[PDB]
Context: bound to proteins that are not shown
Parts: sequence; structure tokens; C1' cells
RNA sequence: GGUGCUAAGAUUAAUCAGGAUGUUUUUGUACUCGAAAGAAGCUACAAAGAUAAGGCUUCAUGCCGAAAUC
DNA sequence: GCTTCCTTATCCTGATTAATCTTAGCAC
DNA sequence: AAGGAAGC
Repeated sequence: GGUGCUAAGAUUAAUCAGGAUGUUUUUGUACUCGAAAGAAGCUACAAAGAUAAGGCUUCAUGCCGAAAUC
């Protein structure tokens, strides 16, 4: 020198279970205009939908989609 | 047509398995 | 790093 068993120190990887956001669409309220109806879709909050493009079957604690395989 | 330029979503919570290096003891 | 429109 390589290697093995153990232990600790340091650093990583794979995989699972969850949270709260962010992006954007629509709607409502506020803001601006209008006598209202409403217009505008800016700006803020809230709800609802989409969230890698997209697919599955078994109908649900449902499943798969950013790696590897060259 | 060709080259220059601007742009690009995250912070955490819990758990298990594994690997490498290093130090220590021992050994081939 | 690399997609791809801007800028000329």
C1' cells in the first nucleotide's frame, strides 16, 4: 500500500410522508371612469380553476410524467 | 440573416436506507 | 447555460 470488523467525526446520495407559497386564468369586492346599467383589467385582497406539455384504470389514504437506460 | 442581449419560481417540517473520507483498536 | 427575440 489495498482490504475487513467495530466505533466515532465530517460530508453526501437514494426514497417516502406532509406544510406554506410563487406563476397564471376566471370571478367577486375595493380602486378609476360612468346617472345608473355597466365600462376598464390597471392596482390590491379573496375565492375558484390550471401548475412541467401530457397520459393511466383500479373509482380512489387512486397512479404515472424533469433520473437512469446511449 | 447574424450577432447581441436578456433571461431563468421557492422556503420549510417529519422519516428510513446507503455511500465516501478521516481518526482510533485489531487483522490479513 | 442556452433559448430565442431584439436590434441592426
An RNA structure with a sequence from Streptococcus thermophilus, together with DNA, in which 106 nucleotides are resolved. Primary citation: Zhang et al., Nat Catal (2020), "Catalytic-state structure and engineering of Streptococcus thermophilus Cas9". Crystals were grown from: KCL, MgCl2, MPD, MgCl2. Ions in the entry include barium and magnesium. The PDB entry is titled "Crsytal structure of streptococcus thermophilus Cas9 in complex with the GGAA PAM". The structure was determined by X-ray diffraction at 3 angstrom resolution and released in 2020.